[PDB]
Context: bound to proteins that are not shown
RNA sequence: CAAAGAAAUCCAGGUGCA
DNA sequence: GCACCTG
DNA sequence: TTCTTTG
Ligand code: DGT
Numbered sequence: 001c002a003a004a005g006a007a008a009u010c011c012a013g014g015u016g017c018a
Numbered sequence: 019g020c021a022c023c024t025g
Numbered sequence: 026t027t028c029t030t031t032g
Stems, first nucleotide, its partner, number of pairs: 001032007011025007
Other pairs, nucleotide, nucleotide, family: none
C1' cells in the first nucleotide's frame, strides 16, 4: 500500500396481557 | 414469555 | 476514522 473483518443500544421501575 | 409506558 | 490480520 491492497484486501478482509471489527468498532458492542444497556438499565431500573411501571402498565399489564394471556 | 409477550409489548407497550416512565425516567 | 481507527484497529487487527493477511497479501
Ligand atoms: P438530560 O438530557 O435530562 O439533561 O440527561 P439525563 O441523563 O437526565 O436523562 P433523562 O432521560 O432525564 O433520565 C434521567 C435518568 O434516568 C438518566 O440520568 C438515567 C436514567 N435513564 C433514562 N433513560 C435511560 C435509558 O434509556 N437507559 C438507562 N440505562 N438509563 C436511563
Background
Entry title: Ternary complex of TERT (telomerase reverse transcriptase) with RNA template, DNA primer, an incoming dGTP and a downstream hybrid duplex. Shown are 32 nucleotides from a PDB entry: RNA with a sequence from Tribolium castaneum, together with DNA. The entry is indexed under RAP, Repeat Addition Processivity, DNA hairpin, RNA template, telomere, TBE, Template-Boundary Element, TRANSFERASE, TRANSFERASE-RNA-DNA complex. Protein in the same entry: Telomerase reverse transcriptase. It is bound to 2'-DEOXYGUANOSINE-5'-TRIPHOSPHATE (DGT). Released in 2022, the model rests on X-ray crystallography data to a resolution of 2.02 angstrom.